Entry title: Cryo-EM structure of Cas12o1 (E100K), crRNA and target DNA complex. CrRNA from unclassified sequences: 40 nucleotides with solved positions. Released in 2024, the model rests on cryo-electron microscopy data to a resolution of 3.2 angstrom. It was solved together with Cas12j19(E100K).
[PDB]
Context: bound to proteins that are not shown
RNA sequence: GUGCUGCUGUCUCCCAGACGGGAGGCAGAACUGCACCUUC
Numbered sequence: 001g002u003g004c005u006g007c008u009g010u011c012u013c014c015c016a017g018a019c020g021g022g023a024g025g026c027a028g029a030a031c032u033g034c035a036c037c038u039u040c
Base pairs, nucleotide, nucleotide: 001036002035003034004033007028008027009026010025011024012023013022014021015020
């Protein structure tokens, strides 16, 4: 450093169709644990 990988607040787009879903951007709190060869 990539993941495991989340929580809270808030904002922007898409599919519906007032029941819901999808993709992301910021701001916080908590814990600092477990593995890691990658690109095509």